An RNA from Thermus thermophilus: 551 nucleotides with solved positions.
The structure was determined by X-ray crystallography at 3 angstrom resolution and released in 2014.
Entry title: Structure analysis of ribosomal decoding (cognate tRNA-tyr complex).
Primary citation: Demeshkina et al., Nature (2012), "A new understanding of the decoding principle on the ribosome".
It holds a match to the Rfam family "Bacterial large subunit ribosomal RNA". For this family Rfam cites "Crystal structure of the ribosome at 5.5 A resolution" (Yusupov et al., Science, 2001).
Ions in the entry include magnesium and zinc.
Crystals were grown from: 4% PEG20K, 4% PEGMME 550, 100mM Tris/HAc, 200mM KSCN, pH 7.5, vapor diffusion, hanging drop, temperature 293K.
Among the 48 different proteins in the entry, which are not shown, are 30S RIBOSOMAL PROTEIN S14, 50S ribosomal protein L5 and 50S ribosomal protein L24.
NCBI's taxonomy places the organism under Bacteria, Thermotogati, Deinococcota, Thermales, Thermus thermophilus.
Context: one part of a larger RNA, bound to proteins that are not shown
RNA sequence: GGUCAAGAUGGUAAGGGCCCACGGUGGAUGCCUCGGCACCCGAGCCGAUGAAGGACGUGGCUACCUGCGAUAAGCCAGGGGGAGCCGGUAGCGGGCGUGGAUCCCUGGAUGUCCGAAUGGGGGAACCCGGCCGGCGGGAACGCCGGUCACCGCGCUUUUUGCGCGGGGGGAACCUGGGGAACUGAAACAUCUCAGUACCCAGAGGAGAGGAAAGAGAAAUCGACUCCCUGAGUAGCGGCGAGCGAAAGGGGACCAGCCUAAACCGUCCGGCUUGUCCGGGCGGGGUCGUGGGGCCCUCGGACACCGAAUCCCCAGCCUAGCCGAAGCUGUUGGGAAGCAGCGCCAGAGAGGGUGAAAGCCCCGUAGGCGAAAGGUGGGGGGAUAGGUGAGGGUACCCGAGUACCCCGUGGUUCGUGGAGCCAUGGGGGAAUCUGGGCGGACCACCGCCUAAGGCUAAGUACUCCGGGUGACCGAUAGCGCACCAGUACCGUGAGGGAAAGGUGAAAAGAACCCCGGGAGGGGAGUGAAAUAGAGCCUGAAACCGUGGGCUU
Numbered sequence: 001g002g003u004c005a006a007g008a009u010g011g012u013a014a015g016g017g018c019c020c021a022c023g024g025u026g027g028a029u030g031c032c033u034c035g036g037c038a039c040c041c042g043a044g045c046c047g048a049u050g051a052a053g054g055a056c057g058u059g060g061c062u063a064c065c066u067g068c069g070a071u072a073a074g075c076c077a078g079g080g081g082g083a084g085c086c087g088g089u090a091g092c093g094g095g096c097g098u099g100g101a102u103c104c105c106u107g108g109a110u111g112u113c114c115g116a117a118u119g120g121g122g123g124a125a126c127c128c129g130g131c132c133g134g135c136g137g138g139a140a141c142g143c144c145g146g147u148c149a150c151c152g153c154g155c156u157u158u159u160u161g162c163g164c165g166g167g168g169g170g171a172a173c174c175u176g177g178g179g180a181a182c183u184g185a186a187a188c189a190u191c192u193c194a195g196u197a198c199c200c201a202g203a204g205g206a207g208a209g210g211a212a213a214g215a216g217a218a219a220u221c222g223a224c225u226c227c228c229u230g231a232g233u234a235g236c237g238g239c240g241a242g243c244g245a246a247a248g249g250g251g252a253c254c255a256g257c258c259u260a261a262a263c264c265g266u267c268c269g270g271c272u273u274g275u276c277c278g279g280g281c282g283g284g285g286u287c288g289u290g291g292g293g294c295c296c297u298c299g300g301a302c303a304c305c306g307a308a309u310c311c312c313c314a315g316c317c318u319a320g321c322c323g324a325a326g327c328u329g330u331u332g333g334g335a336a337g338c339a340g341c342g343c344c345a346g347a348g349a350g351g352g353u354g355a356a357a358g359c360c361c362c363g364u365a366g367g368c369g370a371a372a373g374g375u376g377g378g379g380g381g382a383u384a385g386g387u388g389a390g391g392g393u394a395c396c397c398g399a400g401u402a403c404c405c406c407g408u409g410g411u412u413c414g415u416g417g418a419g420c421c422a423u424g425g426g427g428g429a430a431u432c433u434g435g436g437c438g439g440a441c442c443a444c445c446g447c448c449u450a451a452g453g454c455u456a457a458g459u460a461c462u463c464c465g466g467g468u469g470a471c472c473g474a475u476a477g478c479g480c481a482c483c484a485g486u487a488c489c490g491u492g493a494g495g496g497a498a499a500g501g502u503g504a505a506a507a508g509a510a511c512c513c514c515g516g517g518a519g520g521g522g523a524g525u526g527a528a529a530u531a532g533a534g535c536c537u538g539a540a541a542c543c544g545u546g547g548g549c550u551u
Stems, first nucleotide, its partner, number of pairs: 015551010030536001031501002035472002037469006043462002045169002053114003056069003060092002064088002066073001075108006084096003119128003129148008150166006173204001174202005184191001188238001214221002225252005235243002256454003259398001263283008271274001288432001290397003293393006304386002309382005315375004320368003326341005342359002344348001350362003403427009413439001434449005488495002508535001511522004
Other pairs, nucleotide, nucleotide, family: 013014cHS013015cHS025541tHS026540tHS027538tSS027539tHS028538tHS029537cWW033473tHS033474tWH035477tSS036477tSS047116tWS048118cHH048167tWS050115tWS050116tHS050117tWS050118tWS051117tHH051168tSS052115tHS054125tWS057072tWS059062tWH059065cWH059087cWH062064cHS063089cWW064483cWS078371cSS079319tSS081102tHS082100tWS082101tHS083097tSS084101tWS106372tSS114124cSS122124cSS136138tHS138140tWS149167tWH157158tHS170171cHS170204tWH172205cWW172461cSS173460cSS174207tSS179195tWS179197tHS180196tWH181194tHH182193tHS183192cWW185240cSS191240tWS191241tWS191414tWS195196cHS204206cSS205460tWS206459tWH209224cSS210223cSS210456tHS211255cWS211256tHS211455tWH212222tHS213402cWS213435tSS214447tHS215447tHS216217cHS216218tWS217438cWS219445tWS223457tWW224458tWW230247tHS231246tHH232233cHS232244tWS233245tWH234244tHS235412tSS237240tHS237241tHS237414cWS240414cWH241414cWW252458cSS253457cSS253458cSS254456tWS255456tWS256308tWS260286tWH260397tWS261285tHS261396cSS262284tHS262292tWS273274cHS288449tWW290432tHS306384tHS307383tWH314376tHS319369tHS323347tWS323365tHS324344cSS324347tWS325358tSS325359cHS325363cWW331335tWH332334tHS332355tWS334354tSS335337tHS346365cSS347364cWS349363tHS353357tWH355356cHS357360tHS370371cHS370372cHS376378cHS394395cHS399430tHH400401cHS400428tWS401429tWH401451cSS402428tHS413416cWS413418tWS416417cHS416418tHS423424cHS429450cWW430451cWW462463cHS462464cHS472476cSS473481tWS474481tWS474500tHS476481tWH479484tSS480484tSS480499tWS484498tHH485486cHS485496tWS486497tWH487496tHS490492tHS490493tHS502506tWH502531cSS503505tHS503507tHS503528cWS504526tHS504527tHH505526cWS506529tWW507525cSS507531tWW509523cWS509532tWS510523tHS515517tHS515518tHS525529tWH526528tHS526531tHS
């Protein structure tokens, strides 16, 4: 050199695991926001002159939204404004504007059909009529214009008619008529929740309330409403749970009036004309130291006061306008950054411009402005309205009412010694020496004038407009930042989403290559293109390609 035997060891990855890199998927995070939220101011009704809200239409081309209504993205007029315009919306295809367009504010015109819906039907947006007038050849047919519902009130002679008003809607707020339960009482029935939720009617920009038949201990206060306080007091309470005043004081605001009756005058109706009764209107009168009527006396006056009504005006709202002060260089895709030298400020709030700007743009401070419509609580004017004393008469002073009883509600009051206010039932007065009240009742002493009505402001709310934020920042904030009360679900009442971001500028990638297209590759734009439109940032799960170590 090899054989034999023994022994010992490494590569291997079908696939997997861990780590690193780069992608895909997905849409977190950050930044952004002209959407939302809250508070505070402002402002607050619309409707038969047809509202709210809708249907159908309407563009040279028009799906949708917005606007408009057959005069249809608009017609007339006045005011505003100053170069562009024919909406979102570009494009084909055409027009308009300093002879002042588009656009904005005010007024007006037009305004199909449905809807209280109102000629009548009807399954809203449809159908069918009467009368008068018109149009077509127009009698039959059809179209156009006008008119025609019902209820109430007042006239009027009930005639027949005539006028005037009502009807429906509105986020919340307000008053009235009705009115739960869960729940709490660690069970439950009184009690609680709660006169809440909710239903109904009705008011309006507010509503209600409102001028002592009040409070309630003070010889006292003086309408009503709202705030603070009184006070978690007084009390209420299966004296449990729990419920819970008022006077008084401090504030906001401020306002007081009209009637009924006596009496008088007058018109009309009834009748047994009657110094009759009654109804209508006018005068009168309106109050609590009581007031008024009537009669007498007084002296009865320019008057003084004066609106909540009417008129005028300021002011305000509905469009707008004026508005100081910077250049240069430099890095950069971009200057507003940095640098040099200035400037304004009654303006250094804020937002834009390629990034970080008092002086570039829009504004800000400070000023200015209405032909028209609204308002006008302020100023001014007028009108309605208001006002005496004494004495005497005893005429009037709100009736099925007060009052009493029965049944209830309200109050802090749950039957309590239970008054007060209200009232379904029964009974049922008086007119000042009449009546109610001061918590049974009686006396006494006081307060106050019931049974008719109105009354600004201070108060409540926020559909709407604006201003603010140790408010949100797209799973937040309204359900909706975006064509959402939509898509979708449901027979219906009803339920109810998701969905934002290229860039400074579309410069939105001609052209060439592969491909049917999609898609990509170059080219090109950009500061950037893993900013390329399934577009800022681009996290995680999740899928993959390559590599290292490993099995």